[PDB]
The depositors describe the entry as "Cryo-EM structure of his-elemental paused elongation complex with an unfolded TL (1)". Shown are 63 nucleotides from a PDB entry: RNA with a sequence from Escherichia coli, together with DNA. The entry also models magnesium and zinc ions. The entry is indexed under RNA polymerase, cryo-EM structure, elemental pause, Escherichia coli, transcription, TRANSFERASE-DNA-RNA complex, transcriptional regulation, transcriptional pausing. The work is reported in "An ensemble of interconverting conformations of the elemental paused transcription complex creates regulatory options" (Kang et al., Proc.Natl.Acad.Sci.USA, 2023). The entry also contains DNA-directed RNA polymerase subunit alpha, DNA-directed RNA polymerase subunit beta, DNA-directed RNA polymerase subunit beta' and DNA-directed RNA polymerase subunit omega, not shown here.
Context: bound to proteins that are not shown
RNA sequence: GAUGUGUGCU
DNA sequence: TCTGAATCTCTTCCAGCACACATCAGGACG
DNA sequence: CGTCCT
DNA sequence: TTCGGAAGAGATTCAGA
Numbered sequence: 001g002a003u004g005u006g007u008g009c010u
Numbered sequence: 011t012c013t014g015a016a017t018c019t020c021t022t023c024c025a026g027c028a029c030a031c032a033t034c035a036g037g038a039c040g
Numbered sequence: 041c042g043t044c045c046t
Numbered sequence: 047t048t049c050g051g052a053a054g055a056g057a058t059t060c061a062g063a
Stems, first nucleotide, its partner, number of pairs: 001034006008027001010025001012062006019055006035046006
Other pairs, nucleotide, nucleotide, family: 009026cWW018055cWW018056cWW019054cWW
């Protein structure tokens, strides 16, 4: 640093 | 029996913002 | 460990 | 793998002369 997952807030 | 119109596969995109975790070539022969 | 490979 | 919807670009068919 890139991606994915999930949660949440708008 | 070559041709315009009706179906048949494949492309792209689908609002913005913080924050947790996980995975990052590793299997294996030498 | 050193190093090559699908 | 597998609760998508439009343009559009092949690709085929058709059905007509």